[PDB]
RNA sequence: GCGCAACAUCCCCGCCGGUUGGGCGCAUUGCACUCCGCGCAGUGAACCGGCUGCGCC
Ligand code: NAD
Numbered sequence: 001g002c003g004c005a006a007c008a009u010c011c012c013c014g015c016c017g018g019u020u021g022g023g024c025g026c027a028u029u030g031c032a033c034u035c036c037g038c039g040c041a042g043u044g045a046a047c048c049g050g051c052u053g054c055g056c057c
Base pairs, nucleotide, nucleotide: 001056002055003054004053005052011044012042014051015050016049017048018047019046020045021043023040024039025038026037
Other pairs, nucleotide, nucleotide, family: 005006cHS005007tHS022041cWW043045cHS
C1' cells in the first nucleotide's frame, strides 16, 4: 500500500468518537420564509475521524 474481523451463548456484529436518515421517549400549540431542542439503544441503515488485531507485496 492492498484485502480483512478470527476472537462473539445459532448466524451477523474488532474498539473509540462523529454525521445523515430511521425508531422510542421527554419537551414543545409554536407566524415563518436557507439547516439546527434534548435524551435512550444490538438503529441487523449508509457513511466520516482515528485506532487495535490478521493476511498478502
Ligand atoms: P472470516 O470471516 O473469513 O475471517 C477471515 C479473516 O479473519 C482473515 O482474513 C483475517 O484477516 C481475520 N483474522 C483471523 N484471525 C485474526 C486475529 N487473531 N486477529 C485479527 N484478525 C483475524 O472467517 P469466518 O467468518 O469464521 O468463516 C466462516 C465461513 O463460513 C466463511 O468462510 C463463510 O464462507 C461461511 N459462511 C457460510 C454461511 C452459509 O450460508 N452457510 C453463512 C456465513 C458464513
The RNA (17delU1A (58-MER)) from Acidobacterium capsulatum ATCC 51196 has 57 modelled nucleotides. NCBI's taxonomy places the organism under Bacteria, Pseudomonadati, Terriglobia, Acidobacterium, Acidobacterium capsulatum. The PDB entry is titled "Crystal Structure of the Domain1 of NAD+ Riboswitch with nicotinamide adenine dinucleotide (NAD+) and U1A protein". The model includes bound nicotinamide-adenine-dinucleotide (NAD). It holds a match to the Rfam family "nadA riboswitch". Protein in the same entry: U1 small nuclear ribonucleoprotein A. Crystals were grown from: 0.2 M Mg(OAc)2, 0.1 M C2H6AsNaO2, pH 6.5, 30% MPD. The structure was determined by X-ray crystallography at 2.8 angstrom resolution and released in 2020.